[PDB]
RNA sequence: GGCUUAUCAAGAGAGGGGGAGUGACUGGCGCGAAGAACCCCGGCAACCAGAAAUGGUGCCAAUUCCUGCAGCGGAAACGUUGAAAGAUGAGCCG
Ligand code: SAM
Repeated sequence: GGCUUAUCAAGAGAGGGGGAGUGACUGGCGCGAAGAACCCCGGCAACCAGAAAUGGUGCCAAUUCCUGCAGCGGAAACGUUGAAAGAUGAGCCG
C1' cells in the first nucleotide's frame, strides 16, 4: 500500500516534556507562540483480553470541521437523506 468486519450527532486537558506544525486527501474554512505534531501523565470511553480486580488499544476545539458520489426538493444558490472515503478496534494479505 490492500482485504475483512464493527463503530463514528454523546463524553473527556488552568499538568510535565517537546519545539512548529496540524484538522486523512481535494476545494473551502479552521486550530497553533495564550505553544502544532509527538511522548509522559490526567481524563473520557468500553473495541479487545480477564470471573473479577485490572490490563492492551483508542479518543479528549469545531458532526469524521464542511465537502466530493447518488436519491429527493429547488429555475438557481442552496437544502436534505443515504453512500463512498477516512479514522479507530479486531483479524488478515503484500
Ligand atoms: N476511541 C474513539 C473515542 O471517541 O473514544 C472512537 C474511535 S472510532 C470512532 C470507534 C471505534 O473505536 C469503536 O468501534 C472501537 O472499536 C474503537 N475503540 C477503541 N477503544 C475504544 C474505547 N475506549 N471506547 C470506544 N471505542 C473504542
The RNA (SAM-I RIBOSWITCH) with a sequence from Thermoanaerobacter tengcongensis has 94 modelled nucleotides. Method: X-ray diffraction, resolution 1.71 A. The entry became public in 2016. The model includes bound s-adenosylmethionine (SAM). Rfam match: SAM riboswitch aptamer (S box leader). From the family's description: The SAM riboswitch is found upstream of a number of genes which code for proteins involved in methionine or cysteine biosynthesis in Gram-positive bacteria. The SAM riboswitch acts at the level of transcription termination control. The predicted structure consists of a complex stem-loop region followed by a single stem loop terminator region. An alternative and mutually exclusive form involves bases in the 3' segment of helix 1 with those in the 5' region of helix 5 to form a structure termed the anti-terminator form. Ions in the entry include barium, potassium, magnesium and sodium. The entry is indexed under RNA, KINK TURN, RNA MOTIF, SAM-I RIBOSWITCH. The depositors describe the entry as "SAM-I riboswitch bearing the H. marismortui Kt-7 variant C-2bU". Crystallisation conditions: 40 MM NA-CACODYLATE (PH 7.0), 80 MM KCL, 40 MM BACL2, 12 MM SPERMINE-HCL, 12% (V/V) MPD.